The PDB entry is titled "RNase E in complex with sRNA RrpA". The RNA from Escherichia coli has 23 modelled nucleotides. The work is reported in "Substrate Recognition and Autoinhibition in the Central Ribonuclease RNase E" (Bandyra et al., Mol. Cell, 2018). The entry is indexed under RNase E, small regulatory RNA, RNA BINDING PROTEIN. Taxonomically the source falls in Escherichia (Bacteria, Pseudomonadota, Gammaproteobacteria, Enterobacteriaceae). Protein in the same entry: Ribonuclease E. Released in 2018, the model rests on X-ray crystallography data to a resolution of 3.95 angstroms. Crystallisation conditions: 0.1 M KCl, 0.01 M MgCl2, 0.05 M Tris-HCl pH 8.5 and 30% (v/v) PEG 400.

[PDB]
Context: bound to proteins that are not shown
C1' cells in the first nucleotide's frame, strides 16, 4: 500500500 | 448525511 464489506470518533 | 482517520475482513 490496491477492489467491495462491516464496526468507533470527529467536521457538512 | 456522502468524500476524509483507524481496525479487521476476502472459497
Nucleotide at each position: 500500500a490496491a477492489a467491495a464489506a462491516a464496526a468507533a470518533a470527529a467536521a457538512a | 448525511u456522502u468524500u476524509u482517520u483507524u481496525u479487521u475482513u476476502u472459497u